[PDB]
Context: one part of a larger RNA, bound to proteins that are not shown
RNA sequence: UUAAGUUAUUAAGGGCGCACGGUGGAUGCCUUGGCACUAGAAGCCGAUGAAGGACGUUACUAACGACGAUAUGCUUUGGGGAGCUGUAAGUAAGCUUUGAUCCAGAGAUUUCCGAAUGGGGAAACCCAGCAUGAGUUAUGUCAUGUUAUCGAUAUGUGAAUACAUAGCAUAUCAGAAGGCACACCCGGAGAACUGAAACAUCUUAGUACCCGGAGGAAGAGAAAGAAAAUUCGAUUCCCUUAGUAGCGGCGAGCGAAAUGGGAAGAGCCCAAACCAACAAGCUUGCUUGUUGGGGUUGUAGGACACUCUACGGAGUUACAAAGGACGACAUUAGACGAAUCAUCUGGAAAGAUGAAUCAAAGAAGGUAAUAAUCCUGUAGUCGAAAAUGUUGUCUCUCUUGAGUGGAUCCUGAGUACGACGGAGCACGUGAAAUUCCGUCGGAAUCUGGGAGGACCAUCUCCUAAGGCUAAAUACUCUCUAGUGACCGAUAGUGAACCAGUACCGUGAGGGAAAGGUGAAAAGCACCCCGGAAGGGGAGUGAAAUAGAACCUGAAACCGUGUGCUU
Numbered sequence: 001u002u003a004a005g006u007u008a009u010u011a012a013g014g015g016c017g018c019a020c021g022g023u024g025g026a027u028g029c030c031u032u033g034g035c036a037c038u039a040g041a042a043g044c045c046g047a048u049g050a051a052g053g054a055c056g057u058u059a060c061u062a063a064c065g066a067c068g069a070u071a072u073g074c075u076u077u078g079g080g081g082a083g084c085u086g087u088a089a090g091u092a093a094g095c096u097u098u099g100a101u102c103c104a105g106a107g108a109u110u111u112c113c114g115a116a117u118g119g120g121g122a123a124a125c126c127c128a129g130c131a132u133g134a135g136u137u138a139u140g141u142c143a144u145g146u147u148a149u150c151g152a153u154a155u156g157u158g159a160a161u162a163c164a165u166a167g168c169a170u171a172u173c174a175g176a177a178g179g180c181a182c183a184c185c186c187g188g189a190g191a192a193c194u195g196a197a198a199c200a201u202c203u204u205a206g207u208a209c210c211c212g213g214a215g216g217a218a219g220a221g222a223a224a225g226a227a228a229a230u231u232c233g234a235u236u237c238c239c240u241u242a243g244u245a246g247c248g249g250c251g252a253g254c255g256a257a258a259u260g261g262g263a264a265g266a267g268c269c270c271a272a273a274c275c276a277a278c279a280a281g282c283u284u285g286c287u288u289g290u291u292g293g294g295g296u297u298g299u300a301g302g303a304c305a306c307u308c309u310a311c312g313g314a315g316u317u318a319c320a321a322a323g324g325a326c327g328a329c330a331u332u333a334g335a336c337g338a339a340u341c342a343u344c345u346g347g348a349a350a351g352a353u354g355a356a357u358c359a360a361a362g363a364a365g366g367u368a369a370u371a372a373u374c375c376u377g378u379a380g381u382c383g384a385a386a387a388u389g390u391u392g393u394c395u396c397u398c399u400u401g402a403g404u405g406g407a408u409c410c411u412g413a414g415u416a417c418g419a420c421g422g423a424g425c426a427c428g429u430g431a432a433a434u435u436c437c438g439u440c441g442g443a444a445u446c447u448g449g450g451a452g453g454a455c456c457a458u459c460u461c462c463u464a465a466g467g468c469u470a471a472a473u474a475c476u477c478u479c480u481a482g483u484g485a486c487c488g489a490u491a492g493u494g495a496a497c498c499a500g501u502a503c504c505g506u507g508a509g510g511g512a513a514a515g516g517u518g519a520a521a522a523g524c525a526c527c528c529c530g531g532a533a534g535g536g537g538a539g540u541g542a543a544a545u546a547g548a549a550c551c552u553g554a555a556a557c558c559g560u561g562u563g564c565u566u
Stems, first nucleotide, its partner, number of pairs: 013566010028551001029516002033487002035484006042476002045178001052113003055068003059091001063087002074107006083095003118127003128147007149176002151173005184215001185213004195202001199249001225232002236263004246254002267468003270412001274293008300411004305404001334382003340355005356373002358362001364376003417441006427453001448463005503510002523550001526537004
């Protein structure tokens, strides 16, 4: 050199790992805000113009709060004592010890709309009148009051048709309307889904919703009862009786009461009898009605018949009241309120070390990190207006009972009760006993009447058809003071911030997202690149990959570099 064979090196891009960055807003720590509750006040307004709003008001100004033409507030009493000119900042202007700003109490002012009420009206606007006042030569214009409808209190009036009243027309008053916190309470009206494994009686349920009433509570309430003992305490509430008795297409399911133990404890007045006066009819005889006493309850009460006493007690929660000197509203705003020094680390100590102290105060929170002795405070003490705690003899005034028989009189009428149809009662409508609504009937009178789960008799209890009544009880839009093996920013209110707001919808209505610089703003003078934004230095700071797109800063995702590899 020729043949034959073996075997590399490249990374256009990709894979794995590692490092460094960005995006993004989890995680941890935190709280300005929320959730559930306890105790104690209060329970809410309004024609003397409400709840809610609209327009305005700061020297500068948008929003929100405060306020109203006396406007980012005025006067005054009482606290406080140096700063102040809202949240939202300081400039300019100023104010302030002659007592400001502030903290409570009282008062004045308080535009427009809205029940809205002079008329109208498409709320926050328009249009008037009457009488005064200002101005005007005069009107014009402006200002101040008044002018709604029903109702109550006093008057005259008067058509079809004569007095009378209707009705109408005046004077005074403000009695109501609307909005409730419809959470609780009382009435009217009143579903369906649902369960019964379908469904119709039944159930859901007298629930939800609607309407009306009132109130701080409402309702109920003093035996025509509950019960069968030898009885009992008006009402309401709690525990038991008891998931019993009972009801039930005897299915689903519904579901007592008495008794007992307890909280709180309160019985008061009318009508009628009867009596004494008043006026009219009547002839003052009687009746009617007006006033006043008297009395309102059953083994019968009262009037008449019979018999002898009253402020002794003293009671405003009904039943009368001291209305009283009335003696801490909570003694509440408020004021006082003990006791620590040093060194180390630190940017800064409350931490570590060491030595002390106070405690009727070691609750809590701030202060450059974890504080009994730094600050605000705490325990505790002293405290004043509206006040009184609403508490003790509290002037007046109260109720010191009059007992027997009840023989006669009275004792709640279209009521009780019944028939028919219905509803409510634990009860399914029927023997409904018991209690209510509608339509028809319709009584007894103390030798009476009602109830005791058809009805009859004997017994027991009570005396309807008239009314008022505190407490214990129910709830919390709110307020004051607090609590939590409640949340800690996708949680907890829908809402920690610009919230019932941006936004959606014609409208009724629906309905968000969104917290964190640092101890201190000391918030980057100055230089450089750049049109600026951005950045790089420098500087503040303990820290600037703490620079306002600001604590921490996860993952997905996007990149730049590389070791191994294709």
Primary citation: Halfon et al., Sci Rep (2019), "Exit tunnel modulation as resistance mechanism of S. aureus erythromycin resistant mutant". This is an experimental structure of RNA (23S ribosomal RNA, nucleotides 3 to 570) from Staphylococcus aureus, with 566 nucleotides shown. It holds a match to the Rfam family "Bacterial large subunit ribosomal RNA". Entry title: Erythromycin Resistant Staphylococcus aureus 50S ribosome (delta R88 A89 uL22) in complex with erythromycin. The sample was in a buffer at pH 7.6. Among the 28 different proteins in the entry, which are not shown, are 50S ribosomal protein L5, 50S ribosomal protein L32 and 50S ribosomal protein L16. Method: electron microscopy, resolution 2.3 A. The entry became public in 2019.